[PDB]
RNA sequence: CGCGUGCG
DNA sequence: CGCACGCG
Numbered sequence: 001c002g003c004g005u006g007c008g
Numbered sequence: 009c010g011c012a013c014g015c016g
Base pairs, nucleotide, nucleotide: 001016003014004013005012007010008009
Other pairs, nucleotide, nucleotide, family: 002014tWW002015cWS004005cSS006011cWS007008cSS
C1' cells in the first nucleotide's frame, strides 16, 4: 500500500 | 534522470 522504476 | 520502494 500513495508505485511507474532500473541511477553516478 | 526526477526517483524515495518493500507492494503480491